Background:
Keywords: chromatin, rna polymerase II, nucleosome, TFIIS, transcription, elongation. An RNA structure, together with DNA, in which 85 nucleotides are resolved. The depositors describe the entry as "Structure of mammalian Pol II-TFIIS elongation complex". Among the 13 different proteins in the entry, which are not shown, are DNA-directed RNA polymerase subunit, DNA-directed RNA polymerase II subunit RPB3 and DNA-directed RNA polymerase II subunit RPB7. Released in 2023, the model rests on electron microscopy data to a resolution of 3 A. The work is reported in "Structure of a backtracked hexasomal intermediate of nucleosome transcription" (Farnung et al., Mol.Cell, 2022).
[PDB]
Context: bound to proteins that are not shown
RNA sequence: AGAGGGAACCCACU
DNA sequence: TCCCAGCTCCCTGCTGGCTCCGAGTGGGTTCTGCCGCTCTC
DNA sequence: GAGAGCGGC
DNA sequence: GGAGCCAGCAGGGAGCTGGGA
Numbered sequence: 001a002g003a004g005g006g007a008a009c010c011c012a013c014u
Numbered sequence: 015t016c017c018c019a020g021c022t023c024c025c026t027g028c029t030g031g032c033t034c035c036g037a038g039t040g041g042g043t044t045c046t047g048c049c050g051c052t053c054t055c
Numbered sequence: 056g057a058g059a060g061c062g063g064c
Numbered sequence: 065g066g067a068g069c070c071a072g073c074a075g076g077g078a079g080c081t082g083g084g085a
Base pairs, nucleotide, nucleotide: 005046006045007044008043009042010041011040012039013038014037015085016084017083018082019081020080021079022078023077024076025075026074027073028072029071030070031069032068033067034066035065047064048063049062050061051060052059053058054057055056
C1' cells in the first nucleotide's frame, strides 16, 4: 500500500 | 313505381419484413486513424 | 524550420 | 442462411343508389 482496459477473430476442451 | 348500371365496401390471397438460432471453459493473436496544415517555440 | 495539435476524410 | 409469424396491397364479389322503363 488493492492494483489493472476493451473489442474482434482463430484454435482447443467436455 | 320500379328495373339496371355504376359506385362502395369487406374478405381473401399474396408478398415483403423482422427475429431467432445449447451450456460452460482454457489458450493464442492483432488493434486501439492518419494525412495534413495551420499553429506555436 | 522543427515541433505539434487538432481539423477533415 | 434458413425458417416462420405480421403488415400491406390487390383483386374480386354483395349491395345500395340514381336514372330511365